[PDB]
């Protein structure tokens, strides 16, 4: 490039 | 609903 947990807000 | 960022994959 391209796909994202983990959290945090709601 | 919405921000996010280890990790994959190029």
């Nucleotide at each position: 490039g391209g796909u994202g947990a983990a959290g945090g807000c709601u | 609903g919405c921000c996010g960022a280890a990790g994959c994959c190029a």
Shown are 20 nucleotides from a PDB entry: RNA.
The structure was determined by solution-state NMR and released in 2006.
The entry is indexed under rapid conformation exchange, alternating sheared AA pair, sequence specific A-minor motif, Kink-turn motif, thermodynamics, RNA secondary structure prediction, RNA.
The entry is an ensemble of 18 models.